[PDB]
Context: bound to proteins that are not shown
DNA sequence: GCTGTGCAGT
C1' cells in the first nucleotide's frame, strides 16, 4: 500500500 | 497472555 472498523487461522 | 497471516462491509 486511501482507510477505518469487526472476524477467522497459525506460533509462541 | 502476545507476534504473525488472511478477508467484509461502511
Nucleotide at each position: 500500500a486511501u482507510a477505518c472498523u469487526g472476524c477467522a487461522c497459525a506460533g509462541c
Source information
Entry title: inactive NbaSPARDA complexes. An RNA structure from Novosphingopyxis baekryungensis DSM 16222, together with DNA, in which 22 nucleotides are resolved. The 2025 paper behind the entry is "Target DNA-induced filament formation and nuclease activation of SPARDA complex". Released in 2025, the model rests on electron microscopy data to a resolution of 3.34 angstrom. Protein in the same entry: Ago and DREN-APAZ. The entry also models magnesium ions. Keywords: protein, RNA, DNA, RNA BINDING PROTEIN/RNA/DNA, RNA BINDING PROTEIN-RNA-DNA complex.